The PDB entry is titled "Solution Structure of K10 TLS RNA (AU mutant in upper helix)". The RNA (K10 TLS RNA) with a sequence from Drosophila melanogaster has 48 modelled nucleotides. The organism belongs to Sophophora, within Eukaryota. Released in 2010, the model rests on solution NMR data. Bullock et al. published it in Nat.Struct.Mol.Biol. in 2010: "A'-form RNA helices are required for cytoplasmic mRNA transport in Drosophila". It holds a match to the Rfam family "K10 transport/localisation element (TLS)". It is annotated as a cis-regulatory element. Rfam describes the family as follows. This family represents the 44 nucleotide K10 transport/localisation element (TLS) from Drosophila melanogaster. K10 TLS is responsible for the transport and anterior localisation of K10 mRNA and acts to establish dorsoventral polarity in the oocyte.
C1' cells in the first nucleotide's frame, strides 16, 4: 500500500416568519429550522 470498521459534509423534503393580498384561519411570494432519505469525498483503525 491492501481487505474490512467508522465518522463529517450537501441535495431534495415537513413545518416556522414576512409580504402581497383575502371577509379571513385569505392566498401566492420569498426567508429559516431539522436534517429524515438520496447520494458524493476526505478520512482514525484493526489485519495481509
Nucleotide at each position: 500500500g491492501g481487505c474490512u470498521u467508522g465518522a463529517u459534509u450537501g441535495u431534495a423534503u415537513u413545518a416556522u416568519u414576512a409580504a402581497a393580498u383575502u371577509a379571513a384561519u385569505u392566498c401566492u411570494u420569498a426567508a429559516u429550522a431539522a436534517c429524515u432519505a438520496c447520494a458524493a469525498a476526505u478520512u482514525a483503525a484493526g489485519c495481509c